[PDB]
Context: bound to proteins that are not shown
RNA sequence: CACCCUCGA
DNA sequence: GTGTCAGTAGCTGTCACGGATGC
DNA sequence: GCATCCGTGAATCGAGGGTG
Repeated sequence: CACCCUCGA
C1' cells in the first nucleotide's frame, strides 16, 4: 500500500 | 548452445435490469 | 425485426493481526 482474515455499532 | 514422448488451473454456488450485439 | 448477451450497479465508519 495490494490483497487476506477475524471483529465492533 | 539448445534438439526422440515432451502440452493451464480453475471453475458457475449472486442478481436485477437495460440496450447494444448479433442470428 | 427480435432474442441473446454484455456491462453496470448493489450502506456507512471503526479495531487488530498475516503475507506478496